[PDB]
Context: bound to proteins that are not shown
RNA sequence: GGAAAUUAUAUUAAUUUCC
Numbered sequence: 001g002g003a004a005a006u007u008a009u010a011u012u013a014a015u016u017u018c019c
Stems, first nucleotide, its partner, number of pairs: 001019008
């Protein structure tokens, strides 16, 4: 630097896990 899952009343905040 990128990706998936999971939670929530999200013009969003996190968690877990990958490459």